Shown are 50 nucleotides from a PDB entry: RNA with a sequence from West Nile virus. The work is reported in "Structure of Essential RNA Regulatory Elements in the West Nile Virus 3'-Terminal Stem Loop" (Zhu et al., J.Mol.Biol., 2024). The entry is indexed under 3'-stemloop RNA, CA+ mismatch, Flavivirus, UUCG tetraloop, Structural Genomics, Seattle Structural Genomics Center for Infectious Disease, SSGCID, RNA. Entry title: Structure of West Nile Virus 3'- stem-loop_50NTS. It was solved by solution NMR.
C1' cells in the first nucleotide's frame, strides 16, 4: 500500500407516477417528477492477514 465489513458522498441502472404528441382508446412514442433496489467510484471507521 492491499483484502473484507460500515457509514456517508458522487455517478450509472432499474421501477413508478403525472402531462405532452400519435392512434379506432385498449395501445405506442418522447420529457419531466417521485420513490426504493442494485452496481461502479472516492473520503472517514473499523477487523484480518501479510
Nucleotide at each position: 500500500g492491499g483484502a473484507u465489513c460500515u457509514u456517508c458522498u458522487g455517478c450509472u441502472c432499474u421501477g413508478c407516477a403525472c402531462a405532452a404528441c400519435c392512434u379506432u382508446c385498449g395501445g405506442g412514442u418522447g420529457g419531466u417528477g417521485c420513490g426504493a433496489g442494485a452496481a461502479c467510484a472516492c473520503a472517514g471507521g473499523a477487523u484480518a492477514c501479510c